[PDB]
RNA sequence: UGUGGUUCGCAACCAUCCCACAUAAAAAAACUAG
Numbered sequence: 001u002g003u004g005g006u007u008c009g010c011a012a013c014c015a016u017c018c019c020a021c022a023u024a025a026a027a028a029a030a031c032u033a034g
Base pairs, nucleotide, nucleotide: 001022002021003020004019005018
């Protein structure tokens, strides 16, 4: 760079921030608040 993402969360499609992996979508917490 690309792709993906659970806990937590009133709320995070996406940016920034977290984790992970390396063309493949599954593992785990915390952080942010819009």
This is an experimental structure of RNA with a sequence from Carnobacterium antarcticum, with 34 nucleotides shown.
Method: X-ray diffraction, resolution 2.6 angstrom. The entry became public in 2021.
The depositors describe the entry as "PreQ1-1 (type-1) riboswitch in complex with tandem stacked metabolites".
Ions in the entry include magnesium.
Bound small molecules: 7-DEAZA-7-AMINOMETHYL-GUANINE (PRF).
Schroeder et al. published it in Nat Commun in 2022: "A small RNA that cooperatively senses two stacked metabolites in one pocket for gene control".
Crystals were grown from: 0.08 M KCl, 0.012 M NaCl, 30% MPD, 0.04 M NaCacodylate pH 5.5, 0.002 M Hexamine Cobalt (III) Chloride.